Shown are 34 nucleotides from a PDB entry: RNA. Crystallisation conditions: 0.08 M HEPES sodium, pH 7.5, 8% 2-propanol, 16% PEG4000, VAPOR DIFFUSION, HANGING DROP, temperature 293K. Primary citation: Tian et al., Mol.Cell (2014), "A Phosphate-Binding Pocket within the Platform-PAZ-Connector Helix Cassette of Human Dicer". The entry also contains Endoribonuclease Dicer, not shown here. The structure was determined by X-ray diffraction at 3.1 A resolution and released in 2014. It comes from the structure "Structure of human Dicer Platform-PAZ-Connector Helix cassette in complex with 17-mer siRNA having 5'-p and UU-3' ends (3.1 Angstrom resolution)".
RNA sequence: UCGAAGGUCCUUCGUUU
RNA sequence: UCGAAGGUCCUUCGUUU
Numbered sequence: 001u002c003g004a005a006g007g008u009c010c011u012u013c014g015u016u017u
Numbered sequence: 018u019c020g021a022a023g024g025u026c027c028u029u030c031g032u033u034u
Stems, first nucleotide, its partner, number of pairs: 002031006009024006
Other pairs, nucleotide, nucleotide, family: 001032cWW008025cWW015018cWW
């Protein structure tokens, strides 16, 4: 420089009878 | 409860000769 993954929080929505 | 779409930040890694 171009990429990969894990986590965290926020925004918007779906999900019940 | 289980999910979708978008974003924020943290952390870990690859990538050069």